[PDB]
RNA sequence: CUGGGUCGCAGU
RNA sequence: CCCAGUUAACAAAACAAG
Numbered sequence: 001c002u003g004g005g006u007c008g009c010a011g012u
Numbered sequence: 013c014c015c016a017g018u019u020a021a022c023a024a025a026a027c028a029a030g
Base pairs, nucleotide, nucleotide: 001017002016003015004014005013009030011027
Other pairs, nucleotide, nucleotide, family: 002020tWS005024tWS006025cWH007011tWH007026cHS008010tHS008028tWS010029tHS013025cWS014023cWS015021tHS015022tHS016020cSS
């Protein structure tokens, strides 16, 4: 840089 | 913030304007 993510009322 | 590398794992607990 790119893809994805438990959590979170809320993650450009 | 965490994990991975385009066939981008299984997971995980802190945090944030408002």
About this RNA: An RNA with a sequence from Caldanaerobacter subterraneus subsp. tengcongensis: 30 nucleotides with solved positions. It comes from the structure "Crystal structure of a class I PreQ1 riboswitch complexed with a synthetic compound". Taxonomically the source falls in Caldanaerobacter subterraneus (Bacteria, Bacillota, Clostridia, Caldanaerobacter). The entry is indexed under PreQ1 riboswitch, RNA.